Annotation
This is an experimental structure of RNA (crRNA) from Pseudomonas aeruginosa, together with DNA, with 127 nucleotides shown. Entry title: CryoEM structure of type IV-A CasDinG bound NTS-nicked Csf-crRNA-dsDNA quaternary complex. The sample was in a buffer at pH 8. The structure was determined by cryo-electron microscopy at 3 A resolution and released in 2023. Among the 5 different proteins in the entry, which are not shown, are Csf5, Csf2 and Csf3. Primary citation: Cui et al., Mol.Cell (2023), "Type IV-A CRISPR-Csf complex: Assembly, dsDNA targeting, and CasDinG recruitment".

[PDB]
Context: bound to proteins that are not shown
RNA sequence: GUGAACGGUGGAGCAACACCUGAAGGAAGGCUUGAUGAGCGUGUUCCCCGCAUACGCGGG
DNA sequence: TCAAGCCTTCCTTCAGGTGTTGCTCCAGAAAGGGTG
DNA sequence: CACCCTTTCATTATTATTATTTTTTTTTTTT
Numbered sequence: 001g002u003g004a005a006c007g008g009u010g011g012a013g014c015a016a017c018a019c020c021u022g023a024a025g026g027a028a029g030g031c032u033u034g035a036u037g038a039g040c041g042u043g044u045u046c047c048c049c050g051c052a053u054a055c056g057c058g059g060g
Numbered sequence: 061t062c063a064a065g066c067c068t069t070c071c072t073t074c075a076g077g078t079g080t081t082g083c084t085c086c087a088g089a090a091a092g093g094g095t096g
Numbered sequence: 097c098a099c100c101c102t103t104t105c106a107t108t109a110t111t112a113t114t115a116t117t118t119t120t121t122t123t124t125t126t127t
C1' cells in the first nucleotide's frame, strides 16, 4: 500500500368485481319549362377616321 | 339563352363513483450441544 | 477438532423526505 480492500435489495403478491346513453321530437311550407332570338319598309353619291402621302385603298 | 333557393333551427338534464388499501422479513453471532 | 443446531442476551426510542414555463426567422451559392 487511496481508514483501503470484499460485499445482488432481494424473493412472492391478477385493480378487480357489477353497472343497457338515454328519453321525446314531421325538413316543411310557397313557387307555369315553354318563349326570347327565326317571316313582313327603304332605290344613288353624301358626312368622319386611318394607311398613305394623294395614283388610291380600307370603314363609321 | 332565363331559372342556377330563399329562413330557421345550433339540444334540453341529467353525470356524483363507490370499497379496499394498510406491507411483510430480515441483513447476530457467541454459546452450549451432536456427529464424521 | 472440523462440521452444524439452537440456545441465549440486550436498552433506549423517533419518523423528514429537493422535481419545467421558446420563437416563428429566409439563410446559402450543391446536383
Stems, first nucleotide, its partner, number of pairs: 009087003013083001017079003022074004027069004033063001047060001049058003088105001092101005
Other pairs, nucleotide, nucleotide, family: 012084cWW015016cHS015081cWW021075tWW027028cHS033034cHS034062cWS048059cWW052053cWS090103cWW091102cWW